[PDB]
The PDB entry is titled "TetR in complex with the TetR-binding RNA-aptamer K1". TetR-binding aptamer K1 (43-MER) with a sequence from Escherichia coli: 36 nucleotides with solved positions. Grau et al. published it in Nucleic Acids Res. in 2020: "The complex formed between a synthetic RNA aptamer and the transcription repressor TetR is a structural and functional twin of the operator DNA-TetR regulator complex". Protein in the same entry: Tetracycline repressor protein class B from transposon Tn10. Released in 2020, the model rests on X-ray crystallography data to a resolution of 2.69 angstroms.
RNA sequence: CGGAGAAUGUUAUGGCGCG
RNA sequence: AGCGCAGAGAAAACCGG
Numbered sequence: 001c002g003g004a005g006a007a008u009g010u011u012a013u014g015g016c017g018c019g
Numbered sequence: 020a021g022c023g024c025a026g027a028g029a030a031a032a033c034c035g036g
Stems, first nucleotide, its partner, number of pairs: 002034002015024004
Other pairs, nucleotide, nucleotide, family: 001035cWW004032tWW006031tWH007030tWH008029tWH009026tSS010026tSS012026tWH014025cWW014026tWW015030tSS019020tHS025029cSS
């Protein structure tokens, strides 16, 4: 760079990447 | 610890060259 306008998820005391 | 990502045409994750 492409499948991909993917899934899940909503409006975040949480979820996630590095560390 | 700390730095960073994201909201209904998300952030992640997965596969391929």